[PDB]
Context: bound to proteins that are not shown
RNA sequence: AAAGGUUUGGUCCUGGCCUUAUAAUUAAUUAGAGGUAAAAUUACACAUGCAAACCUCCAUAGACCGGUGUAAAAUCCCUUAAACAUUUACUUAAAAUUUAAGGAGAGGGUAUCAAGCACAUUAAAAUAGCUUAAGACACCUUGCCUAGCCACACCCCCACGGGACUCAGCAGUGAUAAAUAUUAAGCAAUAAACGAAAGUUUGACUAAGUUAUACCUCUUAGGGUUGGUAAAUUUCGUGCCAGCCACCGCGGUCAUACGAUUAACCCAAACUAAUUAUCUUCGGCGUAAAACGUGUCAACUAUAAAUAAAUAAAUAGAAUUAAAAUCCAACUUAUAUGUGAAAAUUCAUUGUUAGGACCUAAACUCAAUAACGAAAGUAAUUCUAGUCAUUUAUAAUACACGACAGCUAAGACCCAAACUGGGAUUAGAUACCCCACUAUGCUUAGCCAUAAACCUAAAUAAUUAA
RNA sequence: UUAACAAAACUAUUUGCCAGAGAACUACUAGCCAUAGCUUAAAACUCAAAGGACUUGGCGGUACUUUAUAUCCAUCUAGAGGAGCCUGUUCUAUAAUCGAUAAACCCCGCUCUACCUCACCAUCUCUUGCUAAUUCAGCCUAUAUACCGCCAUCUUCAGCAAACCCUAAAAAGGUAUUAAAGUAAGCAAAAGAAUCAAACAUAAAAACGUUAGGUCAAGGUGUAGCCAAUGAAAUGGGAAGAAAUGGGCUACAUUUUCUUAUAAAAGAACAUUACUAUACCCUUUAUGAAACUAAAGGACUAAGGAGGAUUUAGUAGUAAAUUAAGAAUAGAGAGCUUAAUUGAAUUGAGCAAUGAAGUACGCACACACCGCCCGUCACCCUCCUCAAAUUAAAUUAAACUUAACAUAAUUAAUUUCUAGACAUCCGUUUAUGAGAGGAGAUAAGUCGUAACAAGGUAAGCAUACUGGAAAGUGUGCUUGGAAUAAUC
Numbered sequence: 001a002a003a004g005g006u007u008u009g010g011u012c013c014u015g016g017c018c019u020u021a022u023a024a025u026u027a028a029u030u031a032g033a034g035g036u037a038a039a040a041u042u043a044c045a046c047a048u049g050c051a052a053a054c055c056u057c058c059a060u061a062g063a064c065c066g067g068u069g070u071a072a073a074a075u076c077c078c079u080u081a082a083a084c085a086u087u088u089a090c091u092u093a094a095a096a097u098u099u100a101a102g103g104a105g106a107g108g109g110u111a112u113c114a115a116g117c118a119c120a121u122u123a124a125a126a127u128a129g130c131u132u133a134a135g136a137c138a139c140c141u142u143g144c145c146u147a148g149c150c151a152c153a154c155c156c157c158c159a160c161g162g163g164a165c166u167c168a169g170c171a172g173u174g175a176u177a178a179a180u181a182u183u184a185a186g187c188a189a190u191a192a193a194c195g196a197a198a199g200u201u202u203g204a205c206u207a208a209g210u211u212a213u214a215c216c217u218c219u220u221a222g223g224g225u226u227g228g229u230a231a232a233u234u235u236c237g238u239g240c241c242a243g244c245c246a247c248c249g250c251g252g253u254c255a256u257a258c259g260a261u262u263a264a265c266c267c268a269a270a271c272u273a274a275u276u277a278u279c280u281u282c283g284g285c286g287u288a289a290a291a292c293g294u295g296u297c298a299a300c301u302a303u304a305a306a307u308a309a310a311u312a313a314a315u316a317g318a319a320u321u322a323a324a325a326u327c328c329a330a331c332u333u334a335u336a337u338g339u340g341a342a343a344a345u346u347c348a349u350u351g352u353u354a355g356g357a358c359c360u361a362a363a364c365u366c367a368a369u370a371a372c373g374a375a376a377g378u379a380a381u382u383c384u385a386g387u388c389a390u391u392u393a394u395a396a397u398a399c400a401c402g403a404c405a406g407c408u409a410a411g412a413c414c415c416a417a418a419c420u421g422g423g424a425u426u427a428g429a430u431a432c433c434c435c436a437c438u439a440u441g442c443u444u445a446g447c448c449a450u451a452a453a454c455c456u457a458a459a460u461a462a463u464u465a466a
Numbered sequence: 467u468u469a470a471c472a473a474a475a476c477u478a479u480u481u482g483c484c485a486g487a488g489a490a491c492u493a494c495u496a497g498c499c500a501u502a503g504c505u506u507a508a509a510a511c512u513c514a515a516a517g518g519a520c521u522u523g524g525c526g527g528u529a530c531u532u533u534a535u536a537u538c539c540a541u542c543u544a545g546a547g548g549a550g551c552c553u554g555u556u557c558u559a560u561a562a563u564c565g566a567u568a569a570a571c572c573c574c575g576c577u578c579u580a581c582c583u584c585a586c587c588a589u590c591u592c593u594u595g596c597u598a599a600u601u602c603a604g605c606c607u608a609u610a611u612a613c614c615g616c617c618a619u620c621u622u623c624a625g626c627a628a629a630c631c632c633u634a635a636a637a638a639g640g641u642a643u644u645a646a647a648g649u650a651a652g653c654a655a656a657a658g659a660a661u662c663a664a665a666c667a668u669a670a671a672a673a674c675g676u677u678a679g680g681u682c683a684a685g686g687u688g689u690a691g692c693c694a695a696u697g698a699a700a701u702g703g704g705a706a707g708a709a710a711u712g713g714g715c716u717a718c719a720u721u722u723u724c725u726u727a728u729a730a731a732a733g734a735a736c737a738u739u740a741c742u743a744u745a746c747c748c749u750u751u752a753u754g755a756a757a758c759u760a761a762a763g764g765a766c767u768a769a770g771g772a773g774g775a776u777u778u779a780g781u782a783g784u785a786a787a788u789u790a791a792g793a794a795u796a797g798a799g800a801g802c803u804u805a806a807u808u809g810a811a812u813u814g815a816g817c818a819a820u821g822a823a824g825u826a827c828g829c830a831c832a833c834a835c836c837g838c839c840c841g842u843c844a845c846c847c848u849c850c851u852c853a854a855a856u857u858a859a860a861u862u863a864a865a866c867u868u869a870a871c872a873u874a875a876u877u878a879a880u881u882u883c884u885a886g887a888c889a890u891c892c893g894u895u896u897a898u899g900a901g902a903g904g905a906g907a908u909a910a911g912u913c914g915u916a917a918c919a920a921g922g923u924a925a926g927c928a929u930a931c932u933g934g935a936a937a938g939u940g941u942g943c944u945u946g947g948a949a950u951a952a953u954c
Stems, first nucleotide, its partner, number of pairs: 001020001003019004009521005021278007029270001033217005038211002042175001044174003048171003053060001067152003075106002077103007086095003108140003115131002120127002143149002154163003182208001185206002190204001191202004222267005227248003235260003243250002283484003286471002291481001293401004301393002315385006321363001326357003329353003334349001369379001371378002406447006415441002420436004454946001458480004463475002486513003496505003522832002524829003529825003533821002538816001539814001542780005549716008557707001564575002586703004591698002595602001604692002607690003613686002615681003618677001620675001625653002629649002631640003660668002718773001722735005741770001747764006786808007835921001837918001840914002843911001847906006857897005866886002872880002924945009
Other pairs, nucleotide, nucleotide, family: 007014tWH007516cWH008010tHS010637cSS012469cSS013288tWS014516tWS015515tHS016514tSS028271cWW030212tWW030269tWS032218cWW041176cWW043068cHS043152tWS047172tHS047183tWW050203tHS052061tWS052064tWH054059tWW056057cHS066153cWW067168cSS072143tWS073108tHS073141tWH074142tWH077104tWS084096cWW103104cHS111136tWH112494cWW113137cWW114132tWS114133tWS114135tHS115136tWS120129cSS133397tWS145148cSS159160cHS167171cWH169203cSS170203cSS171183cSS177179tHS181209cWS184207cWW186188cHS187189cWH187204tWH188206cWS189205tWS195197tHS195198tHS212269cHS220269tWH221222cHS221268tWS223271tSS225232tWS231265cSS232264cSS233262cWW234261cWW238241cWS238255tWH240252cSS242251tHS242255cWW245247tHS249257tWS251255cWS284290tWS289484cSS294374cSS297396tWH300394cWW303391cWW307389cWS308388cSS313378cWS314377tSS314386tHS321322cHS322362cWW323361cWW324360cWH325358tWW332350cWW333349cWH334347tWS335346cWW336345cWW337344tWW338343tHS339341tHS343423cSS373376tHS375401tWS393459cSS396397cSS402449tWS402453cWS403450tWH405448tWS405929tSS417439tHS418438tWH418939cSS419437cWW424432cWH425429tWS425431tHS426428tHS429431cHS452926tHS452944cSS452946tWS462476tWW463465tWS469518tWS470519tSS486515tSS489510tHS490509tHH492508tWH493507tHS494507cHS495506cWW510849cSS520637tWS523834tSS525919tWS526922tSS528826cWW528920cHS532822cWW534817tWH536780cHS536811tWH538819cWS542811cSS547774tHS547775tHS548717cWW548770cSS552573tHS554572cSS558706cWW559705tWS560562tHS561587cSS562703tSS563683tWW566571cSS567571cWS573800cHS579583cWS580754tWS580758cWS580796tWH584704cWW585683tWS585704cWS590699cWW593694tHS593695tWH597598tHS597600tWH600602cWS603693tHS603695tWW609682tHS610614cWH612682tWH612687tWS615684tHS619676cWW621674cWH623672tHS623673tWH624654tWS625673tWS627651cWW628650cWW631647tWS633636tHS642646tHS659669cWW682687tWS692696tSS695697tHS718771tSS719722cSS719736tWS719737tHH720736tWS727730tWS728730tHS739741cHS740771cWW742769tWS743745cWH744800tWS745766tWW746765cWW753757tWH753796cSS754756tHS757758cSS757759tWH757797tWS781812tWW782811tHH783784cHS783809tWS784810tWH785809tHS793801cWW795797tHS817818cHS828919cSS830917tWS838917cWW839916cWS841935cSS842912cWW844910cWW846907cWW853899tWS853900tHS854899tHS856898cWW860893tWW863890cWW864889tWH865887tWS868884cWW871881cWS874878tWS909910cHS913934tWS914935tWS915916cHS919922cWH
C1' cells in the first nucleotide's frame, strides 16, 4: 500500500513475522566502445616530491582556497549593541564580514538518571531563596541548518608549558578493513595573492589518467530462476542420505522443491547474494496486551449548575445474652468413638440432669430481604458518638485505609485446625478417609500491604434511532 | 446500531494503561518497621506463532430417560474347565513348507498330506527348457501398505449419496402433525420370490463406510527381482515332546451294563476291574504297486467316581439324545454338509457396571483417552546473572598568592607595564571472574500421573507449612465448575 503468504481438524477475531517496490556499499559469476557524474575502510603510523608568494628594499599575502567529521545535544530562527585583522566613499556614510550579550517559538535517547546542592533576590548589604514529572540534574549517542553552515588542524578540551613530536593539502606507502583513482599535465580558462603596470605564482581549479558505482548513446550476452506466495521443467540419479528454503516447507524408490540434463521464465552489460536504508501514534483496554485494591487535597484541560441529608447489616466504644458447647457434681448402660468397610482411639468413658459454675468462641430463624460503606468489608440486642451541602470529570513523588495468611510482646482457648504422631488404602500414598494434638483463627497494641482485592466492564453527562 | 461469546449499542469529557509470544509476579536499581518480603521492572537468547471466541466429531471413573429377548444381570437345560483319547495351534524342536493366529485365528485354506498331492529339506541331473511365432519359455520370487477377484466384522445395524431450497453467513445446520423450512428422485430396508395350499418361521437378502481386516499360494495383474538359476525333472525324506493351550469324541454307570427284540417287554449283570480304552500291543480283512491307512476281532487292560475360579450354546418340533445319507479318495476324519426320529425345562418387580439409543453438560482430545500432558534426575550446546579478590586502562573540578615605579623634556623620548603554582586529586565508570546459580534448547530415557471429562480429591488466586518430583494441606477469596432447572 490496491496488498499478499504463514496460527487451527475446521471457522471467525486478534496479532507478530515474512513477501512483493526503491536505493547505496561489499561479494560471487560475467562483460565492447564512447560521453558524463562520482570516487568513500580507518582522527592509526607515514619514506619521497610538490601544494605561497609577489616585489625598486617598506609593506601586503601565506588568517584564504583545500582537507577531515575530532569534540559537542551539540543547534535553528530572531532581537540588541559593537566593532572589523575590511572595501568604497567622505573628512564624514553606504556596504560586506564578524564579535559579544541575549530570547517569542522550535530542537536526540534513557525516568531503573528523581531530585540538583548555591544552582537566588535585594543592595543600609540583608532575605532564604533558584531549577525540577510541563522532565531539572546525571549519563549515553550523533555533525546539521545543506546555494551552504558548524567544529577540528599530531596529542595533553586550551597550548605559557609538556609530550608518545605533525600528509584529516595533492599524489603515494605501511598496517588495518568486506571496502583498492595518477608518487600524472597545465597555469590557456575562472578564482585567489602580489604589483601602478606589462606581468608573476597557485596539487584551487582546468584538460586528461584510473574504476560497470550511477546516468546517457549504442553494439556483443551473460546472471539468476522454474512447489506456493510469484512469471516459468523434461529425463535421469539420489532415497530423511547428499542437499535445499525469504516465509510456509521439501527429500523414507513414479521428488515439477535436492544434483545433472532439457526446456521455459525474468532481467540484461549486467545479474544474484549479504548488509544498510526508504514506509512510523487520531488504534485499543468484559473474555485476545491493557481501568491503578480504595478514597481525598494541586495545576491544567473540559463541563454548568446552586444542591444535600435524613439510608434496613457503615464505623468506633461500652454494656448486655438466647441457643449450643466446655468444666464440676448427682445418678447410670458396659462399653463409647469411627468408616464405603475397618483399624486405631476410649471405659478418668457413656446417657440423663426443670443441678452448679463459666461468660471462651460464634451470631439459627428473620434473609424468597438487598440495605450501609471509598474499597476492604458489614446483618444477636441496647445505648452513646457518627455519615450531610465542594457545579461535575480528572492526582502523586503526599496523606489515610486496605480480606485472608504471616511477624513481634503479653493474655485468651469452647470449637476448628497447616504441621506432627498414630490407623487404614495402595506396587508406593511424604495424599484423598479415621483419631489425637500444636502454630493459627479470638483479645490488647505495633508491624506486614498481598488476593480470581474480578461485578474481570475508570468516573461523569447523555442518547436509544442513523 | 448484530466479528463471536458475555451483561444491547453508542457519543462527548478527563486521567491511567496497552503495543507478538516466551524468557519474566525474573535479573539489576531505588524506596519501604518489610531480611526466604512488597512495590518498581529490563535485556541477551528462542520461536513463527502465542492468544480470544466458536463449529464438528470423538471421549467422559458427567447426570437423565429408554434399553438388549437366548440377552448385560437374573431365570431354565445340557455342556466346557478334571480323566482317557482324536484334532488344531503355540512352544520346544527338525537338514525340511506357506498362509490364518483379539472380537472377526486355533477339524482355518484341507467337502482332507503313505508315493502322488508338494509349494519344503538332502542328493543327482537338464539348459530354447509344454506353445503357431518371439534375445524367448519359466518363477508358489518380494510387496495383500499398488490392486482385481472373492469374503470376514459391525449387521438384519438404518442409513447412504445426487439435484435443489432456506440462514442479518453458512466451520456448518435444517424437526415440531392442534406442525415452526424443508423438498422431490436413486440405493438399502420393505415388498416380492424360495422351503412345491395357507400362514408363521427359517433361509436368503442387507447400501455407504469402519478394521491400509483376510487372501500375490484359486486364477489374473502393477512395480522390483532370478534367467547355467530364485527355472525344469528324478529319487529319498519332511522327525519327535516328563510341554502349554483351543475344539471335538468317549467314559465316569442304576433313567446303568449284556442278550433276544425291536425299541415295547423279558432274562441276567450290578464295585474292583462291575461300569470302563476309537490308546499301546497281537491277529484277520478292505484299498493300493507300496499299509505307514481304515475296519473287524482278540486279549491287555490303566485312569476316571460328574469335575476350582471361570466360561459356551439354546426361546420349540428348539436344547438334549438317537439315527441315516452325501461331498471329496484307490483307501483314509471322532471333521464337514444334509435328512429324519424321540422330545423338554424356562422367559423376571432387573439394569450398578457391560454394549447401544435419545437428551443435557464438560473438554487444554482431532494421531481423536491406547488421546493429550506437567515436574524431578541425565549429557552436549547457546545466552544471562551473581560473586571473593586482583590488576587493567580509563575519567575529571578547579583553589589562589605576588609587582606596577623611575629617568627625561628649547626636535622628543626611554623604561616599568612582573614573579609562582598547574601539583595530584577525593572519587566515578568499564573490563578481568575463584566459585556459585538461572533460563532455553538438545532430545531416546528415568520416576510418578499433577492438569485437560465432576481428569477420577472441581479447578485456580493470595499466603503459610510440608514433601523425590510433579504437588499435598490449612485460612479467606474467585467461577475462568457443575447442580438445564412445574409439582407431595
Source information: Released in 2022, the model rests on cryo-electron microscopy data to a resolution of 3.09 angstroms. Shown are 954 nucleotides from a PDB entry: RNA (12S mitochondrial rRNA) from Mus musculus. The entry has 30 different proteins, among them Coiled-coil-helix-coiled-coil-helix domain-containing protein 1 and Aurora kinase A-interacting protein. Rfam match: Microsporidia small subunit ribosomal RNA. The family is grouped with related families in Rfam's "SSU clan". The reconstruction used 44,121 particles. The source organism's lineage runs through Eukaryota, Craniata, Theria, Muroidea and Mus. Primary citation: Itoh et al., Nature (2022), "Mechanism of mitoribosomal small subunit biogenesis and preinitiation". The PDB entry is titled "Mouse mitochondrial ribosome small subunit lacking m5U modification".